This is an experimental structure of RNA (Fragment of23S rRNA (H42-44)) from Thermus thermophilus, with 58 nucleotides shown. The sample was in a buffer at pH 7.8.
RNA sequence: GCCAGGAGGUUGGCUUAGAAGCAGCCAUCCUUUAAAGAGUGCGUAAUAGCUCACUGGU
Repeated sequence: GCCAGGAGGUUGGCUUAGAAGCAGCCAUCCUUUAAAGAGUGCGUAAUAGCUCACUGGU
RNA backbone atom coordinates (compact mmCIF):
# COMPACT_ATOMS: atom_id res chain seq x y z
P G A 1 -1.53 4.00 3.39
O5' G A 1 -1.10 2.97 2.25
C5' G A 1 -0.84 3.40 0.91
C4' G A 1 -0.71 2.23 0.00
C3' G A 1 -1.94 1.36 0.00
O3' G A 1 -2.92 1.96 -0.83
C1' G A 1 0.00 0.00 0.00
P C A 2 -4.41 2.15 -0.27
O5' C A 2 -4.86 0.66 0.10
C5' C A 2 -4.88 -0.36 -0.89
C4' C A 2 -5.15 -1.72 -0.28
C3' C A 2 -6.22 -1.83 0.78
O3' C A 2 -7.54 -1.82 0.22
C1' C A 2 -4.40 -3.25 1.28
P C A 3 -8.81 -1.86 1.20
O5' C A 3 -8.65 -3.24 2.00
C5' C A 3 -9.08 -4.46 1.41
C4' C A 3 -9.43 -5.44 2.50
C3' C A 3 -10.33 -4.88 3.58
O3' C A 3 -11.70 -4.97 3.19
C1' C A 3 -8.54 -6.11 4.56
P A A 4 -12.76 -3.86 3.66
O5' A A 4 -12.85 -4.06 5.23
C5' A A 4 -12.96 -5.37 5.76
C4' A A 4 -12.68 -5.33 7.22
C3' A A 4 -13.41 -4.22 7.94
O3' A A 4 -14.74 -4.64 8.22
C1' A A 4 -11.21 -4.58 8.84
P G A 5 -15.87 -3.56 8.51
O5' G A 5 -15.76 -3.26 10.07
C5' G A 5 -16.62 -3.93 11.01
C4' G A 5 -16.11 -3.74 12.44
C3' G A 5 -16.08 -2.33 12.98
O3' G A 5 -17.34 -1.98 13.56
C1' G A 5 -14.04 -3.41 13.47
P G A 6 -18.25 -0.79 12.94
O5' G A 6 -17.65 0.55 13.56
C5' G A 6 -17.17 1.56 12.69
C4' G A 6 -15.67 1.51 12.71
C3' G A 6 -14.94 2.41 13.69
O3' G A 6 -15.04 1.89 15.00
C1' G A 6 -13.70 2.02 11.66
P A A 7 -15.70 2.79 16.17
O5' A A 7 -15.67 1.86 17.47
C5' A A 7 -16.07 0.46 17.38
C4' A A 7 -16.49 -0.10 18.74
C3' A A 7 -17.30 0.75 19.69
O3' A A 7 -18.64 0.86 19.28
C1' A A 7 -15.80 -0.66 20.91
P G A 8 -19.53 2.12 19.77
O5' G A 8 -19.68 1.89 21.34
C5' G A 8 -20.65 0.98 21.84
C4' G A 8 -20.61 0.96 23.35
C3' G A 8 -20.87 2.26 24.10
O3' G A 8 -22.29 2.45 24.29
C1' G A 8 -19.07 1.05 25.09
P G A 9 -22.86 3.65 25.19
O5' G A 9 -21.97 3.62 26.53
C5' G A 9 -22.39 2.89 27.66
C4' G A 9 -22.13 3.64 28.93
C3' G A 9 -22.26 5.13 28.86
O3' G A 9 -23.57 5.62 28.67
C1' G A 9 -20.43 4.63 30.23
P U A 10 -23.79 7.19 28.76
O5' U A 10 -22.31 7.77 28.52
C5' U A 10 -21.91 8.46 27.31
C4' U A 10 -20.48 9.01 27.43
C3' U A 10 -20.14 10.26 26.64
O3' U A 10 -20.51 11.44 27.32
C1' U A 10 -18.38 8.70 26.48
P U A 11 -21.64 12.39 26.72
O5' U A 11 -21.21 12.59 25.21
C5' U A 11 -21.57 13.78 24.54
C4' U A 11 -23.01 13.70 24.08
C3' U A 11 -24.01 13.44 25.16
O3' U A 11 -24.50 14.69 25.60
C1' U A 11 -24.30 11.93 23.36
P G A 12 -24.89 14.88 27.14
O5' G A 12 -23.49 15.26 27.85
C5' G A 12 -23.44 16.17 28.94
C4' G A 12 -22.52 15.65 30.02
C3' G A 12 -21.96 16.66 31.00
O3' G A 12 -22.80 16.71 32.12
C1' G A 12 -20.26 15.16 30.24
P G A 13 -23.73 18.00 32.37
O5' G A 13 -22.70 19.20 32.59
C5' G A 13 -23.01 20.27 33.50
C4' G A 13 -22.15 21.50 33.17
C3' G A 13 -22.87 22.68 32.51
O3' G A 13 -23.42 23.59 33.47
C1' G A 13 -20.78 22.25 31.44
P C A 14 -24.45 24.72 33.00
O5' C A 14 -23.56 25.79 32.20
C5' C A 14 -23.28 27.08 32.74
C4' C A 14 -22.77 28.02 31.67
C3' C A 14 -23.77 28.49 30.62
O3' C A 14 -24.35 29.72 31.01
C1' C A 14 -21.76 27.78 29.57
P U A 15 -25.73 30.20 30.35
O5' U A 15 -25.53 29.99 28.80
C5' U A 15 -25.39 31.12 27.94
C4' U A 15 -25.20 30.64 26.53
C3' U A 15 -26.39 29.95 25.92
O3' U A 15 -27.26 30.83 25.21
C1' U A 15 -24.53 28.56 25.69
P U A 16 -28.82 30.92 25.58
O5' U A 16 -29.41 29.45 25.38
C5' U A 16 -28.63 28.29 25.67
C4' U A 16 -28.79 27.30 24.58
C3' U A 16 -30.09 26.52 24.58
O3' U A 16 -31.16 27.32 24.15
C1' U A 16 -28.30 25.09 24.03
P A A 17 -32.50 27.40 25.03
O5' A A 17 -33.50 26.35 24.36
C5' A A 17 -32.99 25.40 23.44
C4' A A 17 -33.04 25.94 22.04
C3' A A 17 -32.04 25.37 21.06
O3' A A 17 -32.55 24.16 20.47
C1' A A 17 -32.22 27.72 20.78
P G A 18 -32.07 22.73 21.02
O5' G A 18 -30.50 22.66 20.70
C5' G A 18 -29.93 21.51 20.08
C4' G A 18 -28.48 21.75 19.71
C3' G A 18 -27.51 22.01 20.84
O3' G A 18 -27.04 20.83 21.47
C1' G A 18 -27.06 23.47 19.04
P A A 19 -26.38 20.93 22.92
O5' A A 19 -24.91 20.30 22.79
C5' A A 19 -23.91 20.58 23.79
C4' A A 19 -22.56 19.99 23.40
C3' A A 19 -21.39 20.79 23.87
O3' A A 19 -20.74 20.15 24.98
C1' A A 19 -21.41 20.64 21.52
P A A 20 -21.56 19.22 25.99
O5' A A 20 -21.93 17.94 25.10
C5' A A 20 -21.20 17.67 23.91
C4' A A 20 -21.70 16.41 23.26
C3' A A 20 -21.22 16.19 21.83
O3' A A 20 -19.89 15.68 21.94
C1' A A 20 -23.46 15.41 22.13
P G A 21 -18.79 16.16 20.91
O5' G A 21 -17.40 15.92 21.64
C5' G A 21 -16.54 16.98 21.97
C4' G A 21 -15.42 17.04 20.97
C3' G A 21 -15.72 17.77 19.68
O3' G A 21 -15.50 19.18 19.83
C1' G A 21 -14.63 15.73 19.18
P C A 22 -16.64 20.23 19.36
O5' C A 22 -16.64 20.18 17.76
C5' C A 22 -16.04 19.11 17.02
C4' C A 22 -16.39 19.21 15.55
C3' C A 22 -17.85 19.09 15.23
O3' C A 22 -18.49 20.34 15.44
C1' C A 22 -16.57 17.93 13.62
P A A 23 -19.59 20.49 16.56
O5' A A 23 -19.71 22.06 16.78
C5' A A 23 -18.55 22.86 17.05
C4' A A 23 -18.76 24.24 16.50
C3' A A 23 -17.97 25.37 17.14
O3' A A 23 -16.73 25.55 16.46
C1' A A 23 -20.27 25.94 17.08
P G A 24 -15.36 25.37 17.26
O5' G A 24 -15.06 26.81 17.88
C5' G A 24 -14.14 26.92 18.93
C4' G A 24 -14.71 27.83 20.00
C3' G A 24 -14.44 27.41 21.42
O3' G A 24 -13.14 27.76 21.85
C1' G A 24 -16.69 28.04 21.19
P C A 25 -12.61 27.22 23.27
O5' C A 25 -13.67 27.85 24.25
C5' C A 25 -13.56 29.22 24.63
C4' C A 25 -13.97 29.35 26.03
C3' C A 25 -13.41 28.19 26.84
O3' C A 25 -12.13 28.50 27.35
C1' C A 25 -15.72 28.44 27.28
P C A 26 -11.29 27.33 28.02
O5' C A 26 -11.99 27.10 29.42
C5' C A 26 -11.62 25.96 30.20
C4' C A 26 -12.70 25.61 31.17
C3' C A 26 -12.48 24.24 31.78
O3' C A 26 -11.61 24.32 32.92
C1' C A 26 -14.69 24.36 31.01
P A A 27 -10.70 23.05 33.32
O5' A A 27 -11.36 21.78 32.60
C5' A A 27 -10.71 20.49 32.64
C4' A A 27 -11.73 19.39 32.65
C3' A A 27 -11.17 17.97 32.70
O3' A A 27 -10.90 17.61 34.07
C1' A A 27 -13.02 18.11 31.16
P U A 28 -9.41 17.16 34.52
O5' U A 28 -9.12 15.90 33.59
C5' U A 28 -9.83 14.69 33.79
C4' U A 28 -9.92 13.96 32.48
C3' U A 28 -8.60 13.74 31.76
O3' U A 28 -7.97 12.55 32.20
C1' U A 28 -10.25 14.52 30.25
P C A 29 -7.52 12.42 33.74
O5' C A 29 -8.76 11.67 34.39
C5' C A 29 -8.98 10.32 34.09
C4' C A 29 -10.33 9.90 34.61
C3' C A 29 -10.59 8.43 34.41
O3' C A 29 -9.93 7.66 35.40
C1' C A 29 -12.47 9.62 33.67
P C A 30 -9.32 6.24 35.01
O5' C A 30 -10.62 5.34 34.89
C5' C A 30 -11.64 5.40 35.89
C4' C A 30 -12.90 4.66 35.45
C3' C A 30 -12.69 3.37 34.69
O3' C A 30 -12.30 2.28 35.54
C1' C A 30 -14.43 4.61 33.67
P U A 31 -11.33 1.15 34.95
O5' U A 31 -12.28 0.32 33.97
C5' U A 31 -13.62 0.06 34.33
C4' U A 31 -14.47 -0.16 33.10
C3' U A 31 -14.00 -1.26 32.13
O3' U A 31 -14.32 -2.57 32.60
C1' U A 31 -14.71 0.64 30.91
P U A 32 -13.13 -3.65 32.75
O5' U A 32 -13.69 -4.94 31.99
C5' U A 32 -14.66 -5.78 32.62
C4' U A 32 -15.69 -6.17 31.62
C3' U A 32 -15.13 -6.66 30.29
O3' U A 32 -14.70 -7.99 30.43
C1' U A 32 -16.76 -5.07 29.84
P U A 33 -13.24 -8.28 31.03
O5' U A 33 -12.62 -9.37 30.04
C5' U A 33 -11.87 -8.98 28.91
C4' U A 33 -12.76 -8.95 27.69
C3' U A 33 -12.12 -8.53 26.35
O3' U A 33 -11.36 -9.52 25.47
C1' U A 33 -13.75 -6.96 26.97
P A A 34 -9.68 -9.44 25.22
O5' A A 34 -9.23 -9.35 23.69
C5' A A 34 -8.56 -8.12 23.30
C4' A A 34 -8.11 -8.02 21.86
C3' A A 34 -7.94 -6.53 21.63
O3' A A 34 -6.77 -6.04 22.28
C1' A A 34 -9.19 -7.41 19.87
P A A 35 -6.94 -4.95 23.44
O5' A A 35 -7.20 -3.63 22.59
C5' A A 35 -6.29 -3.22 21.57
C4' A A 35 -6.18 -1.74 21.58
C3' A A 35 -5.65 -1.27 22.89
O3' A A 35 -4.45 -0.55 22.59
C1' A A 35 -7.90 -0.52 22.54
P A A 36 -4.48 0.65 21.49
O5' A A 36 -6.04 1.05 21.38
C5' A A 36 -6.57 2.36 21.73
C4' A A 36 -7.87 2.19 22.52
C3' A A 36 -8.95 3.25 22.58
O3' A A 36 -9.75 3.23 21.39
C1' A A 36 -8.72 2.20 24.70
P G A 37 -11.10 4.09 21.35
O5' G A 37 -10.68 5.58 21.70
C5' G A 37 -10.12 5.93 22.98
C4' G A 37 -9.00 6.91 22.80
C3' G A 37 -9.42 8.23 22.18
O3' G A 37 -9.54 9.29 23.16
C1' G A 37 -7.74 7.22 20.83
P A A 38 -10.66 9.26 24.35
O5' A A 38 -10.16 10.44 25.31
C5' A A 38 -11.05 11.45 25.81
C4' A A 38 -10.32 12.80 26.02
C3' A A 38 -9.65 13.48 24.81
O3' A A 38 -10.59 14.14 23.97
C1' A A 38 -8.40 13.90 26.81
P G A 39 -10.25 14.33 22.38
O5' G A 39 -10.65 12.90 21.79
C5' G A 39 -9.67 11.92 21.52
C4' G A 39 -10.03 11.18 20.27
C3' G A 39 -10.54 12.13 19.19
O3' G A 39 -9.51 12.84 18.53
C1' G A 39 -12.18 10.49 19.52
P U A 40 -9.70 14.42 18.28
O5' U A 40 -8.30 15.13 18.58
C5' U A 40 -8.24 16.53 18.85
C4' U A 40 -7.40 17.27 17.83
C3' U A 40 -8.06 17.79 16.54
O3' U A 40 -8.70 19.07 16.70
C1' U A 40 -6.10 16.63 15.97
P G A 41 -9.36 19.81 15.41
O5' G A 41 -9.22 18.74 14.22
C5' G A 41 -10.15 18.70 13.17
C4' G A 41 -9.59 17.99 11.96
C3' G A 41 -10.61 17.79 10.87
O3' G A 41 -10.65 18.96 10.05
C1' G A 41 -9.57 15.72 11.33
P C A 42 -12.03 19.77 9.92
O5' C A 42 -12.73 19.13 8.64
C5' C A 42 -12.01 19.04 7.40
C4' C A 42 -12.95 18.76 6.22
C3' C A 42 -14.29 19.47 6.21
O3' C A 42 -14.18 20.87 5.91
C1' C A 42 -14.68 17.21 5.75
P G A 43 -14.71 21.96 6.97
O5' G A 43 -15.98 21.22 7.61
C5' G A 43 -17.31 21.74 7.45
C4' G A 43 -18.24 20.67 6.87
C3' G A 43 -19.72 21.05 6.88
O3' G A 43 -20.02 21.86 5.74
C1' G A 43 -19.48 18.85 7.71
P U A 44 -21.01 23.11 5.91
O5' U A 44 -22.40 22.40 6.26
C5' U A 44 -23.28 22.96 7.24
C4' U A 44 -24.28 21.92 7.69
C3' U A 44 -25.26 22.38 8.77
O3' U A 44 -26.37 23.00 8.18
C1' U A 44 -24.32 20.32 9.41
P A A 45 -26.93 24.34 8.83
O5' A A 45 -27.47 23.87 10.26
C5' A A 45 -27.95 24.83 11.21
C4' A A 45 -28.25 24.16 12.55
C3' A A 45 -27.16 23.26 13.11
O3' A A 45 -26.12 23.99 13.75
C1' A A 45 -29.26 22.19 13.35
P A A 46 -24.68 23.31 13.96
O5' A A 46 -25.09 21.85 14.44
C5' A A 46 -24.32 21.11 15.38
C4' A A 46 -25.14 20.80 16.61
C3' A A 46 -24.90 19.42 17.22
O3' A A 46 -23.75 19.34 18.06
C1' A A 46 -27.24 19.88 17.16
P U A 47 -23.05 17.92 18.29
O5' U A 47 -24.12 16.85 17.83
C5' U A 47 -23.85 15.91 16.79
C4' U A 47 -24.78 14.72 16.89
C3' U A 47 -24.49 13.58 15.93
O3' U A 47 -23.42 12.78 16.41
C1' U A 47 -26.80 13.96 16.04
P A A 48 -23.31 11.24 15.96
O5' A A 48 -24.30 11.08 14.72
C5' A A 48 -25.19 9.96 14.69
C4' A A 48 -25.87 9.85 13.35
C3' A A 48 -25.01 9.56 12.14
O3' A A 48 -24.78 8.14 11.98
C1' A A 48 -26.49 11.35 11.66
P G A 49 -24.08 7.55 10.65
O5' G A 49 -22.52 7.83 10.83
C5' G A 49 -21.55 6.82 10.55
C4' G A 49 -21.06 6.92 9.10
C3' G A 49 -19.55 6.91 8.88
O3' G A 49 -19.01 5.57 8.82
C1' G A 49 -20.50 8.72 7.69
P C A 50 -17.54 5.25 9.42
O5' C A 50 -16.52 5.95 8.37
C5' C A 50 -16.32 5.41 7.06
C4' C A 50 -15.46 6.33 6.19
C3' C A 50 -14.05 6.70 6.66
O3' C A 50 -13.17 5.58 6.50
C1' C A 50 -15.14 8.64 5.88
P U A 51 -11.69 5.75 5.84
O5' U A 51 -11.06 7.08 6.45
C5' U A 51 -10.00 7.76 5.75
C4' U A 51 -9.19 8.57 6.71
C3' U A 51 -8.51 7.81 7.84
O3' U A 51 -7.22 7.48 7.41
C1' U A 51 -9.60 9.76 8.67
P C A 52 -6.62 6.01 7.71
O5' C A 52 -5.59 6.24 8.92
C5' C A 52 -4.52 7.22 8.86
C4' C A 52 -4.13 7.66 10.26
C3' C A 52 -3.35 6.66 11.13
O3' C A 52 -1.96 6.92 11.14
C1' C A 52 -5.32 7.35 12.26
P A A 53 -1.00 6.27 12.25
O5' A A 53 -1.59 6.76 13.66
C5' A A 53 -0.74 7.40 14.64
C4' A A 53 -1.52 7.76 15.91
C3' A A 53 -2.15 6.67 16.76
O3' A A 53 -1.22 6.06 17.65
C1' A A 53 -3.57 8.56 16.71
P C A 54 -0.97 4.46 17.61
O5' C A 54 -2.39 3.73 17.57
C5' C A 54 -2.75 2.80 18.59
C4' C A 54 -3.28 1.49 18.01
C3' C A 54 -2.52 0.60 17.03
O3' C A 54 -1.42 -0.15 17.54
C1' C A 54 -4.87 0.46 16.63
P U A 55 -0.59 -1.14 16.55
O5' U A 55 -1.02 -2.63 16.99
C5' U A 55 -0.41 -3.80 16.42
C4' U A 55 -1.43 -4.57 15.61
C3' U A 55 -0.89 -5.39 14.43
O3' U A 55 -0.77 -6.77 14.77
C1' U A 55 -2.81 -4.08 13.79
P G A 56 -0.25 -7.84 13.66
O5' G A 56 -1.53 -8.67 13.13
C5' G A 56 -1.70 -10.07 13.48
C4' G A 56 -2.30 -10.86 12.32
C3' G A 56 -1.41 -11.27 11.15
O3' G A 56 -0.81 -12.57 11.37
C1' G A 56 -3.40 -10.21 10.36
P G A 57 0.61 -12.98 10.69
O5' G A 57 0.28 -13.19 9.15
C5' G A 57 -0.64 -14.18 8.73
C4' G A 57 -1.17 -13.87 7.33
C3' G A 57 -0.13 -13.53 6.29
O3' G A 57 0.56 -14.75 5.90
C1' G A 57 -2.06 -12.11 6.03
P U A 58 2.11 -14.71 5.44
O5' U A 58 2.03 -13.84 4.10
C5' U A 58 0.98 -14.12 3.13
C4' U A 58 0.91 -13.04 2.02
C3' U A 58 2.24 -12.47 1.55
O3' U A 58 2.80 -13.36 0.60
C1' U A 58 0.69 -10.69 1.84
Entry title: Structural Basis for Interaction of the Ribosome with the Switch Regions of GTP-bound Elongation Factors. The work is reported in "Structural basis for interaction of the ribosome with the switch regions of GTP-bound elongation factors" (Connell et al., Mol.Cell, 2007). The structure was determined by electron microscopy at 7.3 angstroms resolution and released in 2008. Protein in the same entry: 30S ribosomal protein S12, 50S ribosomal protein L1, Elongation factor G and 30S ribosomal protein S2. It holds a match to the Rfam family "Bacterial large subunit ribosomal RNA". For this family Rfam cites "Crystal structure of the ribosome at 5.5 A resolution" (Yusupov et al., Science, 2001).